Context: bound to proteins that are not shown
C1' cells in the first nucleotide's frame, strides 16, 4: 500500500488485473 | 522423443 468493479454510511469485506530466471519431474490433450 | 495446456519440486 496500486488499478477497476461489487456491497456498505463508513471501517471494512469480496472479485478480477498486477507477481523473475532457470532446471528437473508428473499429468491432460494433440500429431 | 515432439507440441500446446495444467501442476509439483528445487536453485
Nucleotide at each position: 500500500g496500486g488499478g477497476a468493479g461489487a456491497u456498505g454510511a463508513a471501517a471494512g469485506u469480496c472479485u478480477c488485473c498486477a507477481g523473475g530466471u532457470c532446471u528437473c519431474u508428473c499429468g491432460g490433450a494433440a500429431a | 522423443g515432439u507440441u500446446c495446456c495444467g501442476a509439483g519440486a528445487g536453485a